The PDB entry is titled "STRUCTURE OF SARCIN/RICIN LOOP FROM RAT 28S RRNA". Shown are 29 nucleotides from a PDB entry: RNA (SARCIN/RICIN LOOP FROM RAT 28S R-RNA) with a sequence from Rattus norvegicus. It was solved by X-ray diffraction to 2.1 angstrom. Correll et al. published it in Proc.Natl.Acad.Sci.USA in 1998: "Crystal structure of the ribosomal RNA domain essential for binding elongation factors".
[PDB]
RNA sequence: GGGUGCUCAGUACGAGAGGAACCGCACCC
Numbered sequence: 001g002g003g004u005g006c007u008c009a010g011u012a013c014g015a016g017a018g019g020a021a022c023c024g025c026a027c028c029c
Base pairs, nucleotide, nucleotide: 001029002028003027004026005025006024013018
Other pairs, nucleotide, nucleotide, family: 007023tHS009021tHH010011cHS010019tWS011020tWH012019tHS014016tHS014017tHS
């Protein structure tokens, strides 16, 4: 730096349909 699972959160946001992001955890390379 990366793979993967997760969390952050169905939170923020949005008229609704919808729906993050920044923070953080674990195995591995």